[PDB]
RNA sequence: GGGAAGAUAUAAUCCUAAUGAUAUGGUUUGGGAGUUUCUACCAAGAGCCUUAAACUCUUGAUUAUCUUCCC
Repeated sequence: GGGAAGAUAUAAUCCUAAUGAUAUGGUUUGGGAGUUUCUACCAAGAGCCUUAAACUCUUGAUUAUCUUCCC
């Protein structure tokens, strides 16, 4: 160096301003917080809400750094 595991970071998370729907739906964006941290911050599925305005949960990564193992 390549591959794999493990650890640390971050909870693939949260806030905000808009934007757009309603069980055949839950959208589309700007900005910010979060790391002695560059980058990333998404996807699939399910639940829930008895039509109201609001979502929730589960599962799966990448990146940075370090140690270990194998070729």
An RNA structure (Vibrio vulnificus Adenine Riboswitch) with a sequence from Vibrio vulnificus, in which 71 nucleotides are resolved. Entry title: Vibrio Vulnificus Adenine Riboswitch variant, grown in Mg2+. The model includes bound adenine (ADE). Method: X-ray crystallography, resolution 2.01 A. The entry became public in 2014. Crystallisation conditions: Mg, PEG, pH 8, VAPOR DIFFUSION, HANGING DROP, temperature 277K. Primary citation: Zhang and Ferre-D'Amare, Structure (2014), "Dramatic Improvement of Crystals of Large RNAs by Cation Replacement and Dehydration". The entry also models magnesium ions. It holds a match to the Rfam family "Purine riboswitch aptamer".